[PDB]
An RNA structure (GOLLD RNA nanocage, nucleotides 561 to 833; GOLLD RNA nanocage, nucleotides 4 to 108), in which 378 nucleotides are resolved. The sample was in a buffer at pH 8. Rfam match: Giant, ornate, lake- and Lactobacillales-derived (GOLLD) RNA. On this family, see Weinberg et al., Nature 2009: "Exceptional structured noncoding RNAs revealed by bacterial metagenome analysis". The depositors describe the entry as "GOLLD RNA nanocage (env-38)".
Context: one part of a larger RNA
RNA sequence: AGUUUUGACCGAAAGGUGUCUACAUAGUAAUGAGUUGUUCAUUGCCACAAACACUCUCAAGGUGAAUGUGAUUCUUUCGAAAGGUUUCUAACACCGCAAGUGUGAAUCUGCUCGGCAGGGUAGAAGAAAAUAAGUAAGAAGAGAGUAGGUUAAAACUCAAAGAGUGGUUCACUUAAAUAACCGACAUUGGUUGUUACAUCUCAAAAGGAUGUGGAAACAAAGGGAAUAGAUAAUCCUUUUAAAGACAACUACAAUAUGGUGUAUUCUCAGCCU
RNA sequence: UGGCCGCCUAUGGUCGUCAAAUAAACUACGAAAGUAGGAUAAAGUGGAAUAGUAAGGUUUAGCUAUUCUGCGGUUUCAUCUUGUAAAGAUGGAGCUUGAGUAGGC
Numbered sequence: 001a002g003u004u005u006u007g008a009c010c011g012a013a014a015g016g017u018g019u020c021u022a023c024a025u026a027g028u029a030a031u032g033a034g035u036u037g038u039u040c041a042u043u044g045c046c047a048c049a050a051a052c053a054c055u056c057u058c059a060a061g062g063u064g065a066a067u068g069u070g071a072u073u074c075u076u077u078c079g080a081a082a083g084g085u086u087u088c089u090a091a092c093a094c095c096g097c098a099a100g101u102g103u104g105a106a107u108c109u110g111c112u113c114g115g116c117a118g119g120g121u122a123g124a125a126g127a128a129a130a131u132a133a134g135u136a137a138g139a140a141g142a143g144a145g146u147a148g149g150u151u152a153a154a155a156c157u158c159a160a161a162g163a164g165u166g167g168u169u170c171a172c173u174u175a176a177a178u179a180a181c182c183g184a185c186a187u188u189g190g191u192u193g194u195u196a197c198a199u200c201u202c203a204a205a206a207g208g209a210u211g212u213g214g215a216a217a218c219a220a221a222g223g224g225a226a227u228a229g230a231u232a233a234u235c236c237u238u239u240u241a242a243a244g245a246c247a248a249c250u251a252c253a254a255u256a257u258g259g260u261g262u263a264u265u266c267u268c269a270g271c272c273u
Numbered sequence: 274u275g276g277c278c279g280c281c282u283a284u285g286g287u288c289g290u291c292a293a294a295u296a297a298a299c300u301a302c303g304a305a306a307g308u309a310g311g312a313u314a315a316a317g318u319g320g321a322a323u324a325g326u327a328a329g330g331u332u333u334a335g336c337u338a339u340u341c342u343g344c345g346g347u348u349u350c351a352u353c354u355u356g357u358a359a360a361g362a363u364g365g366a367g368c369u370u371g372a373g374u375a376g377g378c
Base pairs, nucleotide, nucleotide: 001157002156003155004154005153006152007151008150009149010148015188016187017186018185019184020183023037027045028044029043030042031041032040033039046070047069048068049067052064053063054062055061073142074141075140076139077138085129086128087127088126089125091103092102093101094100107124108123109122110121111120112119113118161173162172166182167181168180189250190249191248192247193246194245196212197211198210199209200208201207213267214266215265216264219238220237222235258272259271260270275288276287277286278285279378280377281376282375283374284373299310300309301308302307317344318343319342320341321340322339323338324337325336326335345369346368347367348366349365350364351363352362353361354360
C1' cells in the first nucleotide's frame, strides 16, 4: 500500500429544481373469511381507565368486575372551531325624585365603604378587533436509503485482474453475448428582454452571425527520465455550448400511439397529431 | 616945924639954927705905969712886911684882911716974935672916914 470479516457514519449508477425513502393482514397468540394496503368476526393473555358489588368506626384504604381504549411513513390538494388576550357596560326623549317605556351590545350577581345619589374589588352574559392557523379534520396518489463509498478493530497478501455496456454489478472469462439494476410524488407552457459561455468572422481595438439537457466514443492539448532536446507506454485536462438559467407580461388539458427535439451512438424534459 | 645925905616925891638915918659922930686935948688922983670922968675938926694919893682864899700831894699868880711908912689935909700942946696981934716961924702928939631903899630927871 492492498484484500477479507464485523461494527459505526454517509450515499441514487438514464436531465434540472423542491420535499422524502417507515411497517407487512395489526396491542399479542391461534382459527376462519375477503383484498384495489394490511380489513372483518370468534376465543385466550397483557397494559391503561372504569358503572356496580363486597370489606373498612369517620377520613385515608383493600378485594372482585360488566364495559371501553391501545401498530404506523411520505407527497399533492382542500380547509375550520373552541379557549385565551386588549377595549367597552353609555347617551337621548317622556317623568318633580324613583324605575316604567322606546332607540342601543350596554343587563345582572357576591363581598366591602356612605343618610341618599354612588365609590372600590371579584364574576356571569353580550359587543368590536387582532391572534390561535395555513393548525386540526377530509379527499386523491405512492408502498420508495438502491448500486456503492469512507472510517475503526483483528487476520491476511494479488481475478486485489480483464472483456463488455449509455452507465453500474453479488451478471460474464481470454473472448464476445446473456438477465438484473439506474427509487416515490409535484413542477419544469407561450411572447419579449438581460447576463454568462461555445464556434465562426474581424490586423489590434470598436463590432457582426449562429447556438446552449445528461452519459460515452473518434480526436486534440498538457504533465514526467538522460540537467539541454525528445515521449512508445502511463497520468490529468479538453471533446460533453456546464444558461434547456434569470426578469417582466400572459395562457391552459380527457389520454395513448406516431412524428419532432437528435447528433458518430444511447436517452429525459418540451412541442405537434 | 628947920638944916644935912646931887635935884622932885614917899620911906628911913642924923643933928637943933656958927644946926654928923669919935680920938688926942682938958679936969681929979698917982714917983712911974695907969685909973675914973670928958668937949670937939678934916680932902685924899703913893710904897713896904705878914696872914687868909687857891680840885687831889708839892711849887706859883691875882684878890680879900691886919700892921708899918713918904707927901698932903685937919685938930691940939710947948718955945720965940706981934698984943695999939687972934697973925707968923720952929719943935712934938692925935686922926686920915659916916649918910640906906624905890620911881623919875
Background
It was solved by cryo-electron microscopy to 3 A.